[PDB]
Molecule: SAM (S-adenosyl methionine) riboswitch aptamer
Organism: Mycobacterium sp. MCS
RNA sequence: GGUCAUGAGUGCCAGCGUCAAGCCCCGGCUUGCUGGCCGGCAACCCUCCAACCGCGGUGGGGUGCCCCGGGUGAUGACCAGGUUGAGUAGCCGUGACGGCUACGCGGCAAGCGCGGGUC
Numbered sequence: 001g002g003u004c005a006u007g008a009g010u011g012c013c014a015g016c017g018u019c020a021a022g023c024c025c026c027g028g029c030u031u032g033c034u035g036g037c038c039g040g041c042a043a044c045c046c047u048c049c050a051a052c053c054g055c056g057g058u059g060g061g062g063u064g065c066c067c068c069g070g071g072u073g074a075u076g077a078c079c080a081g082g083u084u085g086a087g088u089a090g091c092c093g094u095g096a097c098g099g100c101u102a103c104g105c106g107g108c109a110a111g112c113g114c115g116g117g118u119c
Stems, first nucleotide, its partner, number of pairs: 001079004009038001011037007021030002025070002028067001039066003044062004048057002051118001052116004082108001085105001087103007
């Protein structure tokens, strides 16, 4: 580069700690956190109309998040933007080889219809 206390899990299983912790503080209350399974929100990035526009439907791939109330601001948190792959440059790690970041290229990843202008 932008945004932030708004909506929705009082769910199941396993594992690890439980005088700790529970988006930043206070209170109440609850044994917390991680991973997976499923259930949802939401609209930050990409993808739909068989060339353009309009109307309309509107999901998919991703990340993410999803105890309640109050208050509060960006210390902090989320994406620098789907994944994978030959290549280039730099850095690092013992010969050597391998790893990371960045850039570009290629490949894969659904998008439904109606009307109008020219073709």